About this RNA: Tethered rRNA, nucleotides 2026 to 2755 from Escherichia coli: 730 nucleotides with solved positions. Among the 47 different proteins in the entry, which are not shown, are 30S ribosomal protein S2, 50S ribosomal protein L24 and 50S ribosomal protein L13. It comes from the structure "Structure of a ribosome with tethered subunits". The organism belongs to Escherichia, within Bacteria. It holds a match to the Rfam family "Bacterial large subunit ribosomal RNA". The literature on the family includes a 2002 paper in BMC Bioinformatics by Cannone et al., "The comparative RNA web (CRW) site: an online database of comparative sequence and structure information for ribosomal, intron, and other RNAs".
Context: one part of a larger RNA, bound to proteins that are not shown
């Protein structure tokens, strides 16, 4: 032991428990429920499925030296100051030196004026700050210079017991085989040649054992083994194979030649020394608290992922008032927008040259400049031209000076999105390249189900108080089953055009409109003539021209079907029945297909909704770290005086990476210190309690059985989680 998730956190039944009699203390656990996506580095941007980490304990990183500049700081002061060395020596002696007090010109040469250039009106430089020697600190310079991290180069040395070649010397090769030639005896040739028998045993010859060698396949692949086994497979008396000993040394040898081999490693062998070789390239960088607080631009780069100068920060210094916001005064534009007098160019309706086929000049289906009535059109156009914006002159408060000069130290130079204005591209894209504003990076909390950049809103600390923004109020789930008009069938809501559609709502208005405006329901629907043509046929319909005469109340030289056509229907029209109503024009809610994919509903969060749906008018209430309530704390300006000021004021602020400024915490050692403490327990280890803003401090239980150390100064191998860190243990 009916129960779903970075494992707590707030609430919190419970019990246990010793307590206090409980006492709501104490400690223990913690049924159930609200809220909730580890850490570090690198990045515009991380839960990440981007990297790095088994765990513990111990080690492990911005120094020293020497120069020089600025600040603080003490001394001395228009002077200050010694080296070496002597040295009685942390004394005294020792002025050798050095810098400052004067400047201008290349020099000559001149100097509180000079030179310049005949000279300059000059121009510049100038005349107009105290300096110097110490100590602490911030800077830059050369040195390995924050730490760890290479591929290679050069010099001096050791190896041919593996393997490559070679050199002298021994050894090996079952069994079976072809049985050649050659040569010998028969025949043949004149004799060679040729041709029967013998021999004979030549061969990089044949089949095949040990020996040597690796083409095929299966298994092992943290193996039996840092190249194997089983089954298979070629050569096999020779360009054969084997033992022992010797020789060949690296930018060299060796090489039946592959860029192979040279002691399991070779497109340059191994060991030591130059040597902390260099690394614009990665990874990491250890205790606390206050104050302020950016950019991803511009220009040049044998540069583009770096550096430099300026724009941007800080602290300091001094200097304006400096600034700024809006109310008045002065402004210039060719922009938006409008415009074709310009440019083209623009075509179209009126008036018109020039080209083309003839006419072998007039005329001229073709087009047409220029010119009249209209259209433009404009980014590379205008003869117009706003709102805005920008520079100067007057006017308000306000702001903790937010403006200027100088000095100390930097950082940053790979942006992103949204809005507004634009190029580019399909008016594609979380695409790309410019202008201006907003946010994020370098900032929390609420709302849009979850959602860096969307909407609202800048968090000194405490607290079981109140009032409100956005958004919201049926249950999930606090507040609205609240109030007053509407339409809705679509579960539109709660996706998706065009294109469509008698949807309907409604309005307003029309034709119509009582001379009968739509629908059920009657009939007729013609005659020259088969119009004409084509066609075998086509007489209303496969096709085309013409669409003409007449009675009607009405008849189309007929839309379509059908027929090889006439036949037939109808559609169209006409004369009653039905009974204020009918026609398509206008406008608005919402309705309605498309609109078909793929692991399972999956196009309101759901449940759910017929209004708990969308337009019109009220009340609320809730709703945040916003505001207000009360207690504390700090900085800064003033303020109370005070006053080395503290507190009582006074206003303000008190999100924050790189980075700048200010202020502290603790460790080891030297003096202080024959200091003090301590054999009745020191140090150390292990629990408990009190106290600081924090780093911490303090008193105390047991264990433990010899040393630690006040205060105030001084000096540092000084404070570790991460480096695929290292060593030891599990």
């Nucleotide at each position: 032991a009916c129960a779903a998730g970075c494992a707590g956190u707030g609430g919190g039944a419970g019990c246990a428990c010793g307590c206090u009699u409980a006492g709501g203390c104490g400690u223990g656990u913690g049924a159930c429920u609200g809220c909730g996506u580890a850490c570090c580095u690198u990045u515009u941007g991380u839960a990440u499925a981007a990297u790095g980490g088994g765990u513990c304990a111990g080690c492990g990183a911005c120094u020293u030296a020497u120069a020089u500049u600025c600040u603080g700081u003490a001394g001395c002061a228009a002077g200050g100051u010694u080296a070496a060395c002597c040295g009685a020596a942390u004394a005294g002696g020792g002025g050798a030196g050095c810098c400052g007090a004067a400047g201008g010109g290349a020099a000559a040469c001149c100097g509180a004026g000079u030179c310049u250039u005949a000279a300059c009106u000059g121009g510049g430089c100038g005349u107009u700050a105290a300096g110097u020697u110490g100590c602490a600190g911030g800077g830059u310079a050369u040195a390995g210079a924050c730490c760890c991290g290479a591929a290679a180069c050069c010099c001096g040395g050791u190896g041919a017991u593996c393997u490559a070649g070679c050199c002298a010397u021994g050894g090996g090769c079952a069994g079976g085989u072809u049985g050649a030639a050659g040569g010998u005896u028969g025949g043949g040739u004149a004799a060679c040649a040729c041709u029967a028998a013998c021999u004979g045993g030549a061969g990089g010859a044949c089949c095949g054992a040990a020996c040597c060698g690796a083409c095929u396949a299966a298994u092992g692949u943290u193996g039996a083994a840092a190249a194997a086994u089983u089954a298979g497979c070629g050569g096999a008396u020779g360009a054969c194979u084997u033992g022992u000993g010797g020789c060949u040394g690296g930018g060299g040898g060796u090489g039946a030649a592959a860029g192979g081999c040279c002691a399991a490693u070779c497109a340059a062998a191994c060991c030591g020394g130059g040597a902390g070789a260099u690394a614009g390239c990665u990874g990491g960088u250890u205790c606390u608290c206050c104050c302020c607080g950016a950019a991803a631009g511009c220009u040049a780069u044998u540069u583009a992922g770096g550096u430099a100068g300026c724009g941007c920060c800080u602290c300091g210094u001094g200097a304006a008032u400096u600034c700024a916001u809006c109310u008045c005064c002065g402004g210039g534009g060719g922009u938006a927008g409008a415009g074709c007098a310009c440019u083209g160019u623009u075509u179209c309706g009126g008036c018109a040259a020039g080209g083309g086929g003839g006419u072998c000049a007039c005329u001229u289906a073709c087009c047409a400049a220029c010119c009249c009535g209209a259209u433009g059109c404009a980014a590379a156009c205008u003869g117009c031209g706003a709102a805005u914006a920008c520079c100067g002159g007057a006017g308000a408060a306000u702001g903790u000076u937010a403006u200027c000069a100088c000095g100390g130290g930097a950082g940053a130079c790979a942006c992103a999105c949204g809005g507004c204005g634009g190029g580019u591209g399909c008016u594609a894209a979380c695409g790309u390249c410019c202008g201006u504003c907003g946010u994020g990076a370098a900032g929390a909390g609420g709302g849009a189900a979850a959602c860096a950049a969307c909407c609202c809103a800048g968090a000194c600390c405490g607290c079981c108080a109140g009032c409100u923004a956005a958004g919201g109020u049926c249950c999930c789930a606090a507040a609205g089953u609240c109030a007053u008009g509407g339409u809705u069938a679509a579960g539109u809501g709660g996706g998706a055009a065009a294109c469509g559609a008698u949807g309907u709502g409604g309005g307003a208005a029309g034709g119509c409109c009582c001379a009968g405006a739509c629908a059920g329901c009657c009939a007729g629907g013609a005659u020259g003539u088969u119009g004409g043509c084509u066609u075998a046929g086509a007489a209303g319909c496969a096709g085309c021209c013409a669409u003409c005469a007449u009675u009607u109340a009405a008849a189309g030289a007929a839309a379509g079907c059908g027929u090889a056509a006439u036949a037939g229907c109808u559609c169209a029209c006409u004369g009653g029945u039905c009974g204020a109503g009918u026609c398509g024009g206008c406008c608005u809610g919402c309705g309605c297909g498309g609109a078909a994919g793929a692991u399972g509903u999956a196009a309101c969060g759901g449940g759910g909704c017929u209004a708990a749906a969308c337009c019109a008018u009220g009340c609320a209430c809730c709703g945040a770290a916003g505001c207000u309530g009360c207690g504390g704390c700090a900085g800064c300006g003033a303020c109370g005086c005070u006053u080395a000021u503290g507190c009582g004021u006074u206003g303000u602020u008190g999100g924050g990476u790189a980075g700048g400024g200010g202020a502290g915490c603790g460790u080891u050692c030297u003096g202080u210190a024959a200091g003090c403490c301590u054999g009745c327990g020191a140090a150390g280890g292990u629990g408990u309690g009190c106290u600081g803003u924090g780093a911490g401090g303090c008193a105390u239980g047991c264990u433990g059985g010899a040393g630690g150390u006040a205060u105030c100064a001084g000096a540092a191998g000084u404070g570790c989680g991460a480096a695929u860190g290292c060593u030891g243990a599990c």